Notes:
Primary citation: Barandun et al., Nat Microbiol (2019), "Evolutionary compaction and adaptation visualized by the structure of the dormant microsporidian ribosome". This is an experimental structure of RNA (23S rRNA, nucleotides 1124 to 1719) from Vairimorpha necatrix, with 582 nucleotides shown. Among the 75 different proteins in the entry, which are not shown, are uS12, eL39 and eL34.
[PDB]
Context: one part of a larger RNA, bound to proteins that are not shown
Formats: sequence, C1' cells, structure tokens
RNA sequence: AGGCAGUAACAAUAUAU
RNA sequence: GUAUAGAUAUAGACUAGGGUUUUCAAUU
RNA sequence: UAUUGAAGUGAAUCGGUGUUAU
RNA sequence: AUAAAAACAAAAAAGAUUAAUAAUUCUUUAUUAAAUUAUUAUAAGGUAACUUGAUAAUGACAGUAUAUUUCAAUAAAUUUAAGAUAAAUGAAUUAAAUUU
RNA sequence: UUAACUAUGGAUUGUCAUGAUAAGAAAUAGUUAAUUAUAUAUACUUGAUAAAAAUAAAAUAAUUUUAACCGUACCUAUACCGCAUCAGGUGUCUUUGUAUCAUAACAAAUAUUUUAAAUUAAAGUAAGUAAGGGAAUUCGGCAAAUUAGAUCUGUAACUUUGGGAUAAAGAUUGGCUCUAGCAUGCUAGAACUUUUACUAUGUAAGGAAUCUGACUGUUUAUUAAAAACAUAGCUUUUUGUAUUUACAAGAAGUGAAUUCUGCCCAGUGCAUUU
RNA sequence: GUUAAAGUUGUGUAAGCGAAUGUAAACGGCGGGAGUA
RNA sequence: CUAUGACUCUCUUAAGGUAGCCAAAUGCCUCGUCAUUUAAUUGGUGACGCGCAUGAAUGGAGCAACGAGAUUCCUACUGUCCCUACUUACAAUUUUGUGAAACC
Repeated sequence: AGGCAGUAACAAUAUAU
Repeated sequence: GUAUAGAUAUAGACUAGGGUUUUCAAUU
Repeated sequence: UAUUGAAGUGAAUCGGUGUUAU
Repeated sequence: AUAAAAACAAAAAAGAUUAAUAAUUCUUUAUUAAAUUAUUAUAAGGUAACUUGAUAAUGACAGUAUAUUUCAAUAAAUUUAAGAUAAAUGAAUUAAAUUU
Repeated sequence: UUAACUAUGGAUUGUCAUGAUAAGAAAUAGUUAAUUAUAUAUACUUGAUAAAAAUAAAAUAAUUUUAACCGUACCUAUACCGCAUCAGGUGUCUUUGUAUCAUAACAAAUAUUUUAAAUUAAAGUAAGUAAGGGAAUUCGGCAAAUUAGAUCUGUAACUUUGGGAUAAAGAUUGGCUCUAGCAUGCUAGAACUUUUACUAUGUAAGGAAUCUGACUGUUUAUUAAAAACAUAGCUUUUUGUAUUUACAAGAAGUGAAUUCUGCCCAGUGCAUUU
Repeated sequence: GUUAAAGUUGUGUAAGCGAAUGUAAACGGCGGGAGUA
Repeated sequence: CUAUGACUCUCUUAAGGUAGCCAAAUGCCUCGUCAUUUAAUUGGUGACGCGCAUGAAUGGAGCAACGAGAUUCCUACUGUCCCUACUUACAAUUUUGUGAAACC
C1' cells in the first nucleotide's frame, strides 16, 4: 500500500411556532 | 418551541481509588 | 463530553499529629 | 524490642450569605484548656438511708430468647391554603401547624 | 406507678415464665434513682467464660494582638479496575403511599432523551393455543404438562421408641344484610343473590423396591460435586529432668449405633539379652 | 563365631552383623489325589 | 437299583479360608439353572453354588433417619410421537450514517 468490500457488525421520539 | 406531550431508568450520602474534570467567558 | 484564558478550597470544639495489641 | 484516618480519648448548635467554600465567613445564644486579677469556708444538719464549697475514683469489654411501647410514627379533632368535575354526592382528595 | 435502702412490725406473699423469706414477708413512714431500643430486668448454650495502655480533683465574678502544623473544590459509576463512553467486579449507611403472614407488583421523588420504510419472503431467537390417542418417540419421560395457599376430618408397614408425617385420602372458600361471644378487633352460625369464588402476582406430582455413603459440612477459580476428603466412635504406640508436666504432650490405622472380629512367627520387619 | 584406627619397650580391651526368646486391630498368607453304604 | 460319600487311606507345611455372603460396583465360559414381572426381556427382583480371581478393623454382616448420588415398575399428566397447523415481538429482506477481519 491491494483484493474480499462500501461487504459483516453497530446507531437511528411527535408537533405550523 | 426557554413551550405542549411521549419514552426508558429507584434515588442520595462517608472511605479506597482519580486529580482540576469545579464555576464563568469567548470560539466549536 | 472540544480549545484558550481567569476565578475558586478560610477551623480552640471536623479528621491526622496522642495510647497500646503481651 | 519498628503495628490502627472503623478500638481508647478536653470541648457547639441553629439562621442566613457566594457564579463557585461553609459544623470553617457573618448575626444570635453556648462550651473547654492555659496564663494574670478581685473575694473566702477550713465545717454544719439528720436515729438511719443521706442533703450542702469540705478529693483519690476508673479507662474495660461474649452470644441467644422473652416481657416492657420512652421516643417516634399512625389515627382522630381543629385552623389557614391549593387543584380539578357534562353532570350528581351528610360536605370528597392533597399540603402546613397545635393538641390527644 | 416501679426498683433498691432505712426505721417500726413479727409470718406471709409474686411473675408472661423460673420464685422470694427467722442471715427477717405483707402493711405503714421515709431517702435515693428511673440508664431513652446500640436501653432495663430475668432466663437459656460451652472440655469456647468472652483485649491492652496513656489518663482526675473541687466555690463566685472578670480579662486576652491566648490556643501552633497539614488536608477542606469536584465524581459513585459515560469522572474507579478490566488496553475503551465494556451487559463483568468493588467496604458502610439512609430512603414516601396502597398492600390481614409475607413475597411479588405498581405508583411517588429525581435524573436522561430527538426523527428512513411496513397487513407481503424463506430459514432463525423468545412467548402462546390445539380435534382423537396417551410414552407407541428415545440410550433414558431429556424438554413441557399436572399438584400447590388457608380451615376441618383422617393417617399405614417399619423403627436406633426420638421418628416415619405437612404421610397417603376426602370436604369447604365470593358479594351483601344481620345475629351471638369478650379480649374490642378477632372467631363461630344464619338469611338473600349470581354465565359460582386462593389462583393477576406467588405457591410440594405421588407410591413400591435395589446398590452405595451414617448425618450437618468441604473440594479440582475456566469441561469431573461424587460412592472422594473430613467428622464424632473404636484401637495401637513413645515420653516422669516439658516456659506448659501423663484426665498431659508427640506418631499411625479404620470410620455413627447393633452383632461379630477365626488359624499361621516358616519369609520380611520391630523389641530384649549373652 | 566375624570385625577399623590411634596409642605402648611390647600385649590386651568398641558398637554393629550372626545366634536365642517374644510379637499378626505390623507387611502379609490361609493345598491336592484315591477307594467305601 | 442307579447316584452321592457321613467314614477311611495318602503327598507335604508356617497354616491349609472357619462365622458369614454372591453370576453382587467382585463370575472368562456367560445372553449360567429355576420362579416371577411383560402380548413379546441380554433388563429388574427372589432362590442354587467345586467361588477364572468373595471373606473378617488392608474390617465382615446390616438400613431406621438423611441425599440436585446410581437403577427398575405402577397412578396422574402431557405436541416426546402418529402428523403437523395458526398468531405476535426482535433480528433478516428495503433506505441513510460510522466502516473492519480470517484467507490469497
């Protein structure tokens, strides 16, 4: 400094004043 | 909207350990 | 729940400083 | 022959103040110890247990069960205040103190 | 009102329980105190009888540039330790209301918190229900289900005579209006009524036999909780010059109680003596 | 019966091992073959 | 009558397993023999003993109370099974943000 890969794994209550 | 509601969690003091995290002002 | 700068801890009677555990 | 911020040991509590300390600052009423001042009893009384200025005491020590209801807390009564219900209700519900 | 103590008095008297008195009861008169729940007075268990040392005097009033040295902010878990804003771990105390044994549960008080879609997948991790059959599944009823609180009747074989036993087996339970007891908030009975009563939460499946360990207890922190270890009980052995003195101090084996503990000293050990 | 060193002109004398007697709730062990109603 | 041996003979040695108990957590042959439990049993329980290799404080025999110890049978109970079916929540399937590892 690559592929796998933006993939696994985590965070995401209502009101026109 | 510095309001009207919803939702989860019992709360507060002495010691051992921590050491400015305290309070205020300015810029995020 | 960041960066810089000021301010803030007042004791004859609240703790230590005292005695000892063969 | 090196030991305790939970064993032993002279003495205080309210009520307010600061952007932050408060049995520590301020107001009010107290207590302990040491140094200097003013004053003075050297013993009475009660048959007794004992009372008053009139010494020589202690720190100092397991566990369990039962009975006391001290305080405190409940319950009641009273006096000020609060919040709600389309309606209705011998007068409901909540807070502070004064006594039993 | 109670407990001690004093003076008279001469034979009775108390507690929820055990009692107290000729070493002077009741009843009178009086003097001290009443320890504030971490207290007071009694009783009960033991081959366990339940620490040290520094430390003392007193009447009434007044005064003081008299009372030294160090720490006093803040956090109790997103301000400690686990490499972290980690579902783990960490000494003590306090905390309101309903709650007919409690428990469990709910509400107060106080502290935090901002914005994707959805009647539609399969296979997962949890929670529910099931016609008829009732262990045929399986190494094995592994998992789940049934029983359960309280009142009244009733209770066997065996036995170490204490237990087994809450054995097993039956019946009752709401709401409202009254009656009856005395201890005044607890317990019995009666009448009326209904899509019938501990069951929201909490709450034992039962019986008959065999092997092994007597029982309460302990153990491989992180694959083994047991029939292993311990224990009282029984037995053997060494020491009369113990800071401790033979009902004491060291060394070994079996394992409660009941009933028993037979034969062998050739081998290996141990002791005693020429 | 067996057994070292040191000392004395020279010589002699140890415990232990071996032998005898006790002891198995000390370690342990606790046979086989033939006829006969 | 068969069968067995109370009784007798004999090798040796230290003494030759007595009281008891069993195919038991201890029995190779072995799924020993008989009874009983079941429609059917290599399982369980009760009896038998020439015990491969049981046996007395290296303790033998024995169960009253106690046990999250090991094993078998009755009653109740049930999606364990015949033979599976239906409902809900959280992850998964769809969107935005932060954004890795084993392996080659």
The PDB entry is titled "Evolutionary compaction and adaptation visualized by the structure of the dormant microsporidian ribosome". The reconstruction used 185,445 particles. Rfam match: Archaeal large subunit ribosomal RNA. Clan: LSU clan. Method: cryo-EM, resolution 3.4 A. The entry became public in 2019. The entry also models magnesium and zinc ions.